[PDB]
Context: one part of a larger RNA, bound to proteins that are not shown
RNA sequence: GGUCAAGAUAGUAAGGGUCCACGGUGGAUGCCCUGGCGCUGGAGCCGAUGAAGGACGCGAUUACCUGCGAAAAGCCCCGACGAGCUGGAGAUACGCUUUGACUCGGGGAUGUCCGAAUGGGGAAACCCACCUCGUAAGAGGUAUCCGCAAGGAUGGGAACUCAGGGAACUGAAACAUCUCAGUACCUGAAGGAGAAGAAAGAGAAUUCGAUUCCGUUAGUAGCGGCGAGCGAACCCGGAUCAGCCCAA
RNA sequence: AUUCAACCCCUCAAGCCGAAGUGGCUGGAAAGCUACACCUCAGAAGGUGAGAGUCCUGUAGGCGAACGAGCGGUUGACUGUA
RNA sequence: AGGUCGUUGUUCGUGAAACGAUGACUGAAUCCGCGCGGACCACCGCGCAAGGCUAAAUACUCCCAGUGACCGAUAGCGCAUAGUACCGUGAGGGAAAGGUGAAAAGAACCCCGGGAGGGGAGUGAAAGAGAACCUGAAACCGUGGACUU
Numbered sequence: 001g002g003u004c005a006a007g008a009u010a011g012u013a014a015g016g017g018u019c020c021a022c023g024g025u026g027g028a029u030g031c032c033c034u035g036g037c038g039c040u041g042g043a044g045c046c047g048a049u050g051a052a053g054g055a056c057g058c059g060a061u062u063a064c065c066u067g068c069g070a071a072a073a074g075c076c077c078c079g080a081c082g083a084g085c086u087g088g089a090g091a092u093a094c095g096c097u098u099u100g101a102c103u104c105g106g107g108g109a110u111g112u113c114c115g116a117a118u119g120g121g122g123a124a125a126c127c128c129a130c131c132u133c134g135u136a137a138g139a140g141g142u143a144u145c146c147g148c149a150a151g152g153a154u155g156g157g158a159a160c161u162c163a164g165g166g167a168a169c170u171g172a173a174a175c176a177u178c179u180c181a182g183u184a185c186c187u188g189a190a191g192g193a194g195a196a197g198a199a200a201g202a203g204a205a206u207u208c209g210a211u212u213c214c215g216u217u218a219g220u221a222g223c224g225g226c227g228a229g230c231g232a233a234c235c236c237g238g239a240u241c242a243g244c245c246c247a248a
Numbered sequence: 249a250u251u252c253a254a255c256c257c258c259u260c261a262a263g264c265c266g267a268a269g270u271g272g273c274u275g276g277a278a279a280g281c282u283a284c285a286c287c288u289c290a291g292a293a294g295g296u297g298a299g300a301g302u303c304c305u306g307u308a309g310g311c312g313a314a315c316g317a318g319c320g321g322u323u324g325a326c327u328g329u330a
Numbered sequence: 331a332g333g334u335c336g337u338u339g340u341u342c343g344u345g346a347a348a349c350g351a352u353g354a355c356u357g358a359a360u361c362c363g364c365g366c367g368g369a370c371c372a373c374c375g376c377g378c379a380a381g382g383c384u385a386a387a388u389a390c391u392c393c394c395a396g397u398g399a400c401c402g403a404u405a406g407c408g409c410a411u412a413g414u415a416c417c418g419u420g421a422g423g424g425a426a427a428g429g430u431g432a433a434a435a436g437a438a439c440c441c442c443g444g445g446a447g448g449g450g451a452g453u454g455a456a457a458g459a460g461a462a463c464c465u466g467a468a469a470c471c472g473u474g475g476a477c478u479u
Base pairs, nucleotide, nucleotide: 016479017477018476020474021473024470030464031429032428035401039396040395041394042393044390045156046155053114054113055112075108076107077106078105080103129142130141144153145152160191162188163187171178201208202207212239213238222230243383252324253323254322263311264310265309270283271282272281273280285302286301293305294304295303333355334354335353337351339349363378364377365376366375367374416423436463442447
Other pairs, nucleotide, nucleotide, family: 013014cWS013015cHS016478cWW019475cWW021472cWW023471cWW027467tHS027468tHS028466tHS029465cWW034410cWS035406tSS036406tSS037398cWW043392tWH044392tWS048143tWH048153cWH050051cHS050116tHS051116tWH051155tSS052115tHS054124tWS055125tSS057068cWW057070tWS058067cWW067074tHS069070cHS071109tWS071110tHS074109cWW074110cWW079104cWW079262tWS082100cWS082101tHS083097tSS083098tWS085095cWW089091cSS100101cHS105261cHS106107cWH106315tWS115117cHH120127cWW132140cWS146151cWW147150tWH157158cHS159192cWW159390cSS161190cWW164186cWW165186cWS166184tHS167183tWH168181tHH170179cWW172227cSS177227tWW177343cWS181182cSS191193cSS193389cWW195388tWH198244tHS198384tWH201209tSS201376tHS204367cWS210240tHS210386cWW211387tWW214237cWW216236cWW217234tHS217235tWS218233tHH219231tHS220232tWH221231tHS222341tSS223229cWW224227tHS224229cWS228343tWH229343tHS239387cSS242384tWS244382cWW251325cWW254323cWW255321cWW255322cWS257320tWS259317cWW259318cWS260261cSS260316cWW261316cWW266308tHS268301tWS274278tWH276297tHS278279tHS286302cWW287290tWS289308cWS292306tHS293306tHS296300tWH336352cWW342368tWW344345cSS348368cHS361363cWS401405cSS402410tWS403405cHS405410tWH412426tHH412427tHH415424tHS430459cSS431432tHS431433tHS431435tHS431456tWS435459tWW436437cHS437452cWS439450cWW443444tHS443445tHS453457tWH457459cHS457460tHS466467cHS468469cSS
C1' cells in the first nucleotide's frame, strides 16, 4: 500500500428558514395660490316697460361652464384704459392695431318652453280657435282679484317679530297635573325692519313719564304627584333720556 | 305732511401714478459669507428656477365723467295745525 | 267695558288673591263719578271709555374690502370645479378623487411588436419629476446569497 470490517460520520435538500441588496397597484409626514370655520365695517332683492332657476341653444367642433338662443361671447352713449385676438380639447387657423380692434364702468335692448306666465292641451322643451294685416302667403292678441269703465297687484326666497300654530322620546331613576312649550310642521304679512313702544302706568318716604336688550338683584316671592323644576317687581348702564293720531 | 329738481359734506364698479445700488463662490441667477449709499407719514400676503426695499401689484398722497342710487344740506312746482 | 260659572296667559300646575281675554248671560258708571295696590273694610296713590305713529339702540346675517395662538384637499361642508353616473317603489340618500419642475421644453432619429410597453439620444442645471408624475415607510408580495435543517 493492499484483502475484509464496522465503528466515525461527511455534501446535495427538489422547496424553506436567521441576515442584506433590489421592488409593487396602495401610500402618510415635511409641504402647496384657490377649498372649509369663528368675524369686524358697510351694504341689504326685481316685481305683466314680468323675478329664482332650469330645459333645449352660437364661434370651420360643442359636450360639464363665460355671455348670450338667434341682433346667443355680445350692440346706443359717455368713460376707463388699451391697440392687439375673443373662457376649460390653453383650440392650429381664420380675422381685426396704433382718432377706438381688445377687456369694460353705468342709465337702456334682441329676450326661446316653464316660473304669476295665464289663450286653450296642459305629462318644461309640445297640438287648437278667433279679430286687426294683406302682392295668392301671413303680421297685431286673448287670465283672477280691488276705487271697477282702464288699470294696479299676486312670483320664487337661505337666518330677523308675531299670529292661525302644536304633539312628542326624555325627567321625576318607572309612573295621566308637569320639564321639553309653545319646541317640530303647516299656513299670512312687509321692509330688509317689522314686533311691545306717549298709558283707565311702575314704584312706594308723603316718587317717578315714552318698548326692548343685556349689566346687577333675585338666581329672591311664589309655584309646585308641595317632586325635579320655572322664576318678576323693590336699587342700577347705555343706545334712548323727542311729538301726535278716528265724530266737538 | 308727501311728490319731480338745482346745488352735496358722500358713497358704487373699468381705471391713474406710488418709493429707493450691485459684484465673486458651493451653485439654478443664491436675497447665506461680504461690501458700502440711497427710500421713510407710505417698509402686511404675494409672482418671476435658491426667503429680493433699488422687477412689480398694495400701504401714506390724492383723483374719475355719461346713469343712478346712496346718509343728504337751502330751496322751486305742494299749502306742515280733527 | 267691570261680573258670575267654565278657562288660556302671566313666575304663578288655577286656588287663601285683583290683572289679558273667551262660552251664555249684564252696555251700568256717566266726574270730586270712574281703574286697581295682589279677595274685602277704612283711608291714601295714580290714572280716565274711546284708534294709531314713534325711526335711535336690542335680536338678523344672502353680498362688497379687511380681519383670526384652525384645517389641510376620505383632513375641512358632501363641492379646492362632481353633490357624474345615480340608489330607485317615492319624496328622498350619495360619491371616491387633489400635487410634475419656475417652465414642459410632455420629446425628430434605426429595433421585438398588432399595439400597448420597452432601445438609442437631445430635451432635462437636477428626468432613481418622468406624458395616471415629489419624497415614498409596510402585512401580503420578487430573487439570490454567508449559515443551519
Released in 2014, the model rests on X-ray diffraction data to a resolution of 11.5 angstrom. Shown are 479 nucleotides from a PDB entry: RNA (23S RIBOSOMAL RNA, nucleotides 1 to 535) from Escherichia coli. Crystals were grown from: 18-22% 2-methyl-2,4-pentanediol (MPD), 0-5% ethanol, 20-25mM MgCl2, 200-320mM NH4Cl, 1mM spermine, 0-0.5mM spermidine, pH 6.0-6.5, pH 6.50. An Rfam search finds the family "Bacterial large subunit ribosomal RNA" in it. The family has 102 seed sequences and 51,934 matches in Rfam 15.1. Its family is annotated with structural constituent of ribosome and ribosome in the Gene Ontology. The source organism's lineage runs through Bacteria, Pseudomonadati, Pseudomonadota, Gammaproteobacteria and Escherichia. The depositors describe the entry as "Crystal structure of five 70s ribosomes from Escherichia Coli in complex with protein Y". Keywords: 30S RIBOSOMAL SUBUNIT, PROTEIN-RNA COMPLEX, PROTEIN-PROTEIN COMPLEX, RNA-RNA COMPLEX, RIBOSOME. Primary citation: Vila-Sanjurjo et al., Nat.Struct.Mol.Biol. (2004), "Structural basis for the control of translation initiation during stress".